[PDB]
An RNA structure with a sequence from Bifidobacterium angulatum, in which 55 nucleotides are resolved. The entry also models magnesium ions. The structure was determined by X-ray diffraction at 2.76 angstrom resolution and released in 2020. The work is reported in "SAM-VI riboswitch structure and signature for ligand discrimination" (Sun et al., Nat Commun, 2019). Entry title: the wildtype SAM-VI riboswitch bound to a N-mustard SAM analog M1. The entry also contains U1 small nuclear ribonucleoprotein A, not shown here.

C1' cells in the first nucleotide's frame, strides 16, 4: 500500500450553538498526512513530521 489499534488536527452536511481561549474534541452522517492544520511527535533549535503491530 493492505489490516489492526491510535495520538494529532483539517474540510463537508444536517441539528444545535452568540460561545472568554490559550488546561482547547457538541451530537449525527460522509471525506482525510495532505505541499492545511495541530493541542500528538522527532530535534539542542529554526526546522521538520502521524505512530505502534501486522501480512
Ligand atoms: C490526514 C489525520 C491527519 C487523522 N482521530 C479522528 C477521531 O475522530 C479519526 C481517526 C480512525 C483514522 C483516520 O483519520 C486516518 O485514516 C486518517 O484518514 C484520518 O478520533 C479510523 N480515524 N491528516 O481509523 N488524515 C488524518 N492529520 N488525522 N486522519
Nucleotide at each position: 500500500g493492505g489490516c489492526a489499534u491510535u495520538g494529532u488536527g483539517c474540510c463537508u452536511c444536517g441539528c444545535a450553538u452568540u460561545g472568554c481561549a490559550c488546561u482547547c474534541c457538541g451530537c449525527g452522517g460522509g471525506g482525510c498526512g495532505a505541499u492545511a492544520a495541530g493541542u500528538c511527535c522527532u530535534g539542542a533549535a529554526a526546522a521538520g513530521g502521524g505512530a505502534u503491530g501486522u501480512c